Solved structure of RNA (Didymium iridis partial IGS, 18S rRNA gene, I-DirI gene and partial ITS1) with a sequence from Didymium iridis, 188 nucleotides shown.
The entry is indexed under Catalytic RNA, Lariat-capping ribozyme, Branching reaction, Lariat fold, RNA.
The PDB entry is titled "Speciation of a group I intron into a lariat capping ribozyme".
Released in 2014, the model rests on X-ray diffraction data to a resolution of 3.85 A.
It holds a match to the Rfam family "GIR1 branching ribozyme". Its family is annotated with RNA splicing in the Gene Ontology.

C1' cells in the first nucleotide's frame, strides 16, 4: 500500500399530519398523483407528567400493585380493500378456558434477575359541603422509544475488541438501507 472485517463518526434518505385540486369507485371512506403549510428519519393520534392560560359545582398530593397462560376463530356468497347478506363461541382492544384483589395476561419472539405504574387498588385534598361519586380542555415541553429498559446468558455479523436481535407499560403510517471518511485489527 492492497484485500477483508466489524465497529465509530459524518453526509444522504423523504416521508408524515392537516387541506386544495385531480385520478381511481355505483358511491363514500381507504388508496394514488400534484401543490400549499408544519415537522422530519421520524410524522400523526391516544394516555400521563411539568409549566402557563381558559373553564367548571369543583381543575389536590401521596402510598401501593412488575404475575401465568393454554387452546381456538377470522368462513362463504356478493360491485370484493372496507360496507350488504349468511355462518361461526370468535365483534379484531376476536372467542373459550385458566390465572389475577383488580387492571390485565395471553396477543411479535424469548431464558434468568431487576428497575420503571399508562393502568388497577387504597388514603388524603377539591366539589357535592365530606354516601356513592365527580375532579375538564387547550397551548408548549417532557414522559415517549422506530417502542419498557438495564444486566447476564442465548442466537446472528466479525478471528477478536465490538455490535445488532417487532408495541410484556399504547394506536396508525414511514425509515431501519446506500455511499464515504478516518481509527483499529487481521491478512498478502
Nucleotide at each position: 500500500g492492497g484485500u477483508u472485517g466489524g465497529g465509530u463518526u459524518g453526509g444522504g434518505a423523504a416521508g408524515u399530519a392537516u387541506c386544495a385540486u385531480g385520478g381511481c369507485u355505483a358511491a363514500u371512506c381507504a388508496c394514488c398523483a400534484u401543490g400549499a403549510u408544519g415537522c422530519a428519519a421520524u410524522c400523526g393520534g391516544g394516555u400521563u407528567g411539568a409549566a402557563c392560560a381558559c373553564u367548571u359545582a369543583a381543575u389536590u398530593g401521596g402510598g401501593u400493585u412488575a404475575a401465568a397462560a393454554c387452546g381456538g376463530u377470522g368462513g362463504g356468497g356478493g360491485a370484493c380493500g372496507a360496507u350488504c347478506c349468511c355462518g361461526u363461541a370468535a365483534c379484531a382492544u376476536c372467542c373459550g378456558u385458566c390465572c389475577u384483589a383488580a387492571c390485565g395476561g395471553c396477543g411479535a419472539c424469548a431464558g434468568a434477575c431487576u428497575g420503571c405504574a399508562c393502568g388497577g387498588c387504597c388514603c388524603u385534598g377539591c366539589c357535592u359541603c365530606u354516601u356513592a361519586g365527580g375532579u375538564g380542555u387547550g397551548u408548549c415541553c417532557a414522559a415517549u422509544g422506530a417502542a419498557c429498559a438495564g444486566u447476564c446468558g442465548u442466537u446472528c455479523c466479525g478471528a477478536a475488541a465490538g455490535g445488532a436481535a417487532g408495541c410484556a407499560u399504547c394506536c396508525g403510517g414511514u425509515a431501519u438501507c446506500c455511499c464515504a471518511a478516518g481509527a483499529c485489527a487481521a491478512u498478502c